[PDB]
RNA sequence: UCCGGUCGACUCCGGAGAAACAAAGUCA
Numbered sequence: 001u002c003c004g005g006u007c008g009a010c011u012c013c014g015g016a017g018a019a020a021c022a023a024a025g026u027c028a
Base pairs, nucleotide, nucleotide: 001016002015003014004013005012008027009026010025
Other pairs, nucleotide, nucleotide, family: 002018tHS003018tWS004020cHS004021tHS005022cHS005023cWS006010tHH006024cWH007025tWH009025cWW012024cWS013022cWS013023cSS014020tWS014022tWS015019tWS015020tSS016019tHS018019tWS
């Protein structure tokens, strides 16, 4: 870039490269 995920957004995780299936964090 795909795209997702807890948790909304990321001094976030997730997965892959297609596409998820799973948790902590901070600001938004």